Context: bound to proteins that are not shown
RNA sequence: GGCAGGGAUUUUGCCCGGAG
Numbered sequence: 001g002g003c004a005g006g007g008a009u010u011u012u013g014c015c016c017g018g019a020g
Base pairs, nucleotide, nucleotide: 001015002014003013004012
C1' cells in the first nucleotide's frame, strides 16, 4: 500500500515489489 468476514465478553487476520 491493498483486501476482508471466526455470533455471544475484551483491543485483526491475510496478501503485496523496478513501481502508487